The RNA (P3 domain of the RNA component of RNase MRP) has 46 modelled nucleotides. The structure was determined by X-ray diffraction at 2.7 angstrom resolution and released in 2010. The depositors describe the entry as "Crystal structure of RNase P /RNase MRP proteins Pop6, Pop7 in a complex with the P3 domain of RNase MRP RNA".

[PDB]
Context: bound to proteins that are not shown
RNA sequence: GGACUCAGUAAUAUGCUUUGGAAACGAAGCUUACAAAAUGGAGUCC
Repeated sequence: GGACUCAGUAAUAUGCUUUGGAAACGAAGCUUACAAAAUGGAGUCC
């Protein structure tokens, strides 16, 4: 200089959880920003 491995909660891309209702359709919430990857992260192959 090239090619890679390693973090399991965006677990859910107008959704999702809990919640009310027989259903229609409602209610609440899912911000006080991070993953020993910022002592200039840790390793592999050519």
It was solved together with Ribonucleases P/MRP protein subunit POP6 and Ribonucleases P/MRP protein subunit POP7. On the sample the depositors note: In vitro transcription; circular permutation of naturally occurring sequence. Ions in the entry include zinc. The 2010 paper behind the entry is "Eukaryotic ribonucleases P/MRP: the crystal structure of the P3 domain".